[PDB]
Molecule: P/E-tRNA
Organism: Saccharomyces cerevisiae
RNA sequence: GCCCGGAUAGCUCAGCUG
RNA sequence: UAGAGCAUCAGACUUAAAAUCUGAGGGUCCAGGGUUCAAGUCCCUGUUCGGGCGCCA
Numbered sequence: 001g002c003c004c005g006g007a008u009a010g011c012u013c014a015g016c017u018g
Numbered sequence: 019u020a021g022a023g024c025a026u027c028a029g030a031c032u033u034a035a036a037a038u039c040u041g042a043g044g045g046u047c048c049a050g051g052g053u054u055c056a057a058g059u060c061c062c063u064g065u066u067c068g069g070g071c072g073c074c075a
Stems, first nucleotide, its partner, number of pairs: 001071007010024004018055001026042005048064005
Other pairs, nucleotide, nucleotide, family: 009011cHS009022tHH010044cHS015020cSS017056tWS020045tWS021045tWH025043cWW031037tWW057060tHH
C1' cells in the first nucleotide's frame, strides 16, 4: 500500500428500502 | 414506529418470601455526503477493532 468484514438501549446480540 | 436477553422502577401469582409473568424508561445504529419520495441497511469520505498478502529509497 491492496483486499475482506464489524462498530446499535447503561451492558450483551438478531434484524435485505414501504 | 429497530425485536430479544441482563439490569432499574412498578404491577400481577401465592397466606408470605424466592421463583415466574407483564408494563414503563433507555436507541447520536461511530459522524457526514450522495441515487431515491423515504437508507443504519446501497456506495464513498474521516475514527477504531481485525485477518490475509507484498516490500528498494